[PDB]
Context: one part of a larger RNA, bound to proteins that are not shown
RNA sequence: AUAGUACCUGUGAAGAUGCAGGUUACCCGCGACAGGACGGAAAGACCCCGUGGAGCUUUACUGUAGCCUGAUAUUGAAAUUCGGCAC
RNA sequence: GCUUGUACAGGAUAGGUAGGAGCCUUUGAAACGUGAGCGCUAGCUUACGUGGAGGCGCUGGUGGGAUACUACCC
RNA sequence: AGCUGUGUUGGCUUUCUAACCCGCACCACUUAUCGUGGUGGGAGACAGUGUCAGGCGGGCAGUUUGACUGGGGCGGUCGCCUCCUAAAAGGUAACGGAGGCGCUCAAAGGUUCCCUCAGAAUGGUUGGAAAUCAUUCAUAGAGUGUAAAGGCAUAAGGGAGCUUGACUGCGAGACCUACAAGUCGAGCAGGGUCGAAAGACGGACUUAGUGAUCCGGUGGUUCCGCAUGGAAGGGCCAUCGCUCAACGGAUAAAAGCUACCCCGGGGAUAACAGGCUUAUCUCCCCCAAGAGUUCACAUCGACGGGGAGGUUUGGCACCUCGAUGUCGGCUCAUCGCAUCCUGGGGCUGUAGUCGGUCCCAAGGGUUGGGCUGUUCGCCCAUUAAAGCGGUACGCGAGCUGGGUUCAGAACGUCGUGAGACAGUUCGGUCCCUAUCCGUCGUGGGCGUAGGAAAUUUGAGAGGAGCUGUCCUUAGUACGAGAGGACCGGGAUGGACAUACCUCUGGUGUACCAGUUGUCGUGCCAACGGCAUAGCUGGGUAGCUAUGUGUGGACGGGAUAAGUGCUGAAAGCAUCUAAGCAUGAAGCCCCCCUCAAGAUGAGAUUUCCCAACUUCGGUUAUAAGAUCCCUCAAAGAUGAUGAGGUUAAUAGGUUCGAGGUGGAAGCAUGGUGACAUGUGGAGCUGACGAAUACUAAUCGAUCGAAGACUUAAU
Repeated sequence: AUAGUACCUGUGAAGAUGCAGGUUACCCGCGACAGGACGGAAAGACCCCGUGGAGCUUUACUGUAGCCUGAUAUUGAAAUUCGGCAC
Repeated sequence: GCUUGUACAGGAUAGGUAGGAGCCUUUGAAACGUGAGCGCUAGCUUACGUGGAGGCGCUGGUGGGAUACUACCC
Repeated sequence: AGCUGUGUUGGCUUUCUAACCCGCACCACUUAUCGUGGUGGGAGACAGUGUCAGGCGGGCAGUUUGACUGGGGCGGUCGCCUCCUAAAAGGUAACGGAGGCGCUCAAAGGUUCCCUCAGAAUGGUUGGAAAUCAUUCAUAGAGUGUAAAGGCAUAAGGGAGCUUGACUGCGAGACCUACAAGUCGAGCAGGGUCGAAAGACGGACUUAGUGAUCCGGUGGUUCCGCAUGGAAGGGCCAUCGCUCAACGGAUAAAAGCUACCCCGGGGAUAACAGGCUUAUCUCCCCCAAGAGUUCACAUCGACGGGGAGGUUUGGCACCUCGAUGUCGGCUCAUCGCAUCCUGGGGCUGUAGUCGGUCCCAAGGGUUGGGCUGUUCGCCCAUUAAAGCGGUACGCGAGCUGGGUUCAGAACGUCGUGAGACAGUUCGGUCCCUAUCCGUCGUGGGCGUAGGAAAUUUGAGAGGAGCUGUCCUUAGUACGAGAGGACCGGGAUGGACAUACCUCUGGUGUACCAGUUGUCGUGCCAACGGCAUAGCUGGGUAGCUAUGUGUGGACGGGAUAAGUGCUGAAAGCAUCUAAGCAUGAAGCCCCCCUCAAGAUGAGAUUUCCCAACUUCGGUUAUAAGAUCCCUCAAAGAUGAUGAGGUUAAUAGGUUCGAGGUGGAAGCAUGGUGACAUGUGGAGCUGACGAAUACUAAUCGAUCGAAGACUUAAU
């Protein structure tokens, strides 16, 4: 996925309506119950993996906004004042 | 700006050297008491003194250059 | 060399005003807390701004934070050498078993000559026993720079002399090998050392002691070098350095937390349940030292030995990661027996009453609370007893949600921090309309050699299955006494099951009464509506337990463990081998219910019986049903049962039972609220009778025709 879709003990990718050996069972509805169909729903959120992402921290690496301190331009005058230069 | 070092050599035993056949000089040049400096205490460069023409210098240099001066400084 | 003045320059400290500045004051544009301009005041070559340099800088940004691994983490490990595993060539794995290396030597290299040990044994001052000396034996047991293995007296071990081959250019050929790398080489040239010579010598008894490329440093050079000549640079040859130890080296630089988390994948890999295994776990045996006054085995069982089970903690990683979704409790069960109670026995260290131990036995039974989320456990009261296990540690498409793996918050502790623990504490969303199988109820169809109505047999199946106390035997048996029965015979209970409403109660929304507020029937009186059925007191039928009855302790057959009789094998003995008995609340019946779809479809009693016809079927029918209608002792529906006029089915009317509790109207008493009489009054759903008054009208449909073969008659 298509279905005329039983149970037990086994077997098996190691818990079977569909396989084996048995055991049960005339054909078709209605009202109810919730054991199974590893029932539905959501490409497990746990766990691990990917030289995958993101947020946060710091004495991880490398930067940088800023802040502090110098030199120089804008940038003048006088005196003191020591030095150097020239005779 | 100057002298001075130690130097066989100038002419007195002066400092590197460069320009230096001349200037310093009448813009004063020698020995030495004396003035810087140093002295193999020689005395060179140079200033001054009685006095008073030489000290010199690439060149003279019997040396390694080389102390008139240029221009100078160890 | 001492120095002076002048021409400059740079540096310092003060001062100045004119640049620059004033979210300073007045005036003007102008009416304007902007701006521009003017005049005063502050300040001033500072500040501000540009360029350059040094320092700080999780404030903010980009990134990194290894792999192996019997899941991952934590721990350990990562290159090379030697041995065993390794299965007599070589090779060969594991977080298999043992050790070493990241050098050293100027002789511990070459050559030519010599030489031979440890140890043992016997002696001998010192004698540590052995140091040193002498003799004999003594196969490497000694020694060999350094692990182990393989070699070595040709010495490869120990001395001595001379030396630097621990040379340059190469190399036929071969081993090893994915590559890159690694290993061994005779021989040929050049030039040497040792040796008389032949010869030997390209480090060391052999195998560990290094790591690419790129970049960088140093020295040589008969190479290039950009118009030419130089330079500076490249190339070639020799050599050196730092890091790659995660040691084939991401380029030689690189830590953490996510419980606020996201995507792509995996049962290739963990946590739950299944599976394999059974170390561990539970149970059972063997031997028997010993314990038990004596006495292994009444009871117990050291040191050792052999198993079963598959409920524990684990080992493994086979199904499921495009979901197998949860501990405890609740509801409801079902199975095993390795038995807690009740039944039957043996032994006893069983006097009696009680017990101990073992054997048979799975029919039934197997409790209410306090404390904890608790499983578990402790405790309080009972009981005949308060068994142990399996079922996805049974059961969340049946329930809960206290606990724990969710976001908040706090304490202790750890962390520099973000955070963390598996440590405490308070709070915290439980989805789903049942298709198939399964299960509980309940119908339609056909079949069952004619069609119907009723009554039945029972192959099979289900249900039930418990047990206490008291009184007699009898204060008997037993016993020193205290205490105190077996086996029989009677009463009564507890729990459970299932039938019913006379009784005791419950309910009783179309039964009776009392009463509050408000609206209405025009008013009084009497009534109706709404307020949970307004509220309150009673209560019939029906349905009900806590109420009333009944049931399970019987009897037969065959057995278990056990006890026997007779009896050989085996001249005895013996429960057994031939035979014959006995013996459990367990097995089969006996008791209750279902049951012929029991396709093997059974039995009995009664009712009914046709012609056409091409028997191809057509008709019409019989007994008997049904449609339809009135119903309840029945019911989701359908089905079942009571009736359909020749009629009591509903059930209006009349009369009762039961329920309520004294109607209305009128009269009397009272000032009035009210009371008394008429009068056990009036009212009354479902229960019992009677009565055709109303309705169950007239009708329609379905429905059989008895086969063959054989044997008796």
Notes:
Keywords: Ribosome, H68, translation, protein synthesis. Shown are 874 nucleotides from a PDB entry: RNA (23S rRNA, nucleotides 2045 to 2920) from Staphylococcus aureus. The entry has 27 different proteins, among them 50S ribosomal protein L14, 50S ribosomal protein L21 and 50S ribosomal protein L22. The 2022 paper behind the entry is "Structural Studies Reveal the Role of Helix 68 in the Elongation Step of Protein Biosynthesis". Entry title: Staphylococcus aureus 50S after 30 minutes incubation at 37C. Ions in the entry include magnesium. An Rfam search finds the family "Bacterial large subunit ribosomal RNA" in it. The family is grouped with related families in Rfam's "LSU clan". The family has 102 seed sequences and 51,934 matches in Rfam 15.1.